[PDB]
Context: bound to proteins that are not shown
RNA sequence: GGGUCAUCAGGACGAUGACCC
Numbered sequence: 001g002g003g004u005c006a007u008c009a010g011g012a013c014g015a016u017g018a019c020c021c
Base pairs, nucleotide, nucleotide: 001021002020003019004018005017006016007015008014
Other pairs, nucleotide, nucleotide, family: none
């Protein structure tokens, strides 16, 4: 830098964790 999975949640294109290269 890229891919994949999951959880919490509010009027915010929400937030966080996990797994693989």
Molecule: SL4(RsmZ) RNA